Overview: Method: cryo-EM, resolution 3.1 A. The entry became public in 2022. Solved structure of RNA (mt-5S) from Polytomella magna, 69 nucleotides shown. Ions in the entry include magnesium, potassium and zinc. The entry has 106 different proteins, among them uS10m, mL129 and mS33. Keywords: mitoribosome, ribosome, mitochondria, polytomella, fragmentation, rrna, evolution, translation. Entry title: Structure of the mitochondrial ribosome from Polytomella magna with tRNA bound to the P site. Primary citation: Tobiasson et al., Nat Commun (2022), "Structure of a mitochondrial ribosome with fragmented rRNA in complex with membrane-targeting elements".
[PDB]
Context: bound to proteins that are not shown
C1' cells in the first nucleotide's frame, strides 16, 4: 500500500487498471 | 457468534457412572461476512 500490485524483449517512460457477477485457496 | 453446539478428551470422586469442573489455537461437527489470487465487451 495508486510513490500499490501483475506483465510474454520484462528494463518499467509503456501494457491491463480501484466497480459488478462466478468459481477456488482462507 | 447467547464458549455457533454437540461429542470427545484431561484431572479428582466412584460398585466400574443419576459426580464436579476444566480443555479442544490437538483430532469429527454449522450459517455466514469479509480478504487474496484468477476468469470475463457486463448480465
Nucleotide at each position: 500500500u495508486a510513490a500499490u500490485g501483475c506483465g510474454a524483449u520484462a528494463a518499467u517512460a509503456c501494457g491491463c487498471a480501484u466497480g459488478a457477477c462466478g468459481g477456488u485457496u482462507c | 457468534a447467547u464458549u455457533u453446539u454437540u461429542g470427545c478428551c484431561g484431572u479428582g470422586u466412584g460398585u466400574g457412572g443419576u459426580c464436579a469442573c476444566g480443555g479442544u489455537a490437538a483430532a469429527a461437527c454449522u450459517u455466514a461476512a469479509g480478504a487474496a489470487u484468477c476468469g470475463u465487451c457486463c448480465a